An RNA structure (18S RRNA - H8) from Oryctolagus cuniculus, in which 17 nucleotides are resolved. It was solved together with ELONGATION FACTOR 1A and 40S RIBOSOMAL PROTEIN US12. The depositors describe the entry as "Regulation of the mammalian elongation cycle by 40S subunit rolling: a eukaryotic-specific ribosome rearrangement". The work is reported in "Regulation of the Mammalian Elongation Cycle by Subunit Rolling: A Eukaryotic-Specific Ribosome Rearrangement" (Budkevich et al., Cell(Cambridge,Mass.), 2014). It was solved by electron microscopy to 8.7 angstroms.
C1' cells in the first nucleotide's frame, strides 16, 4: 500500500490480502 474494523479519549491500533 489496498480494503475490513472496534473504543469517552491518546502518536491505540487488530485481523486480511
Nucleotide at each position: 500500500c489496498u480494503g475490513u474494523g472496534g473504543u469517552a479519549a491518546u502518536u491505540c491500533u487488530a485481523g486480511a490480502g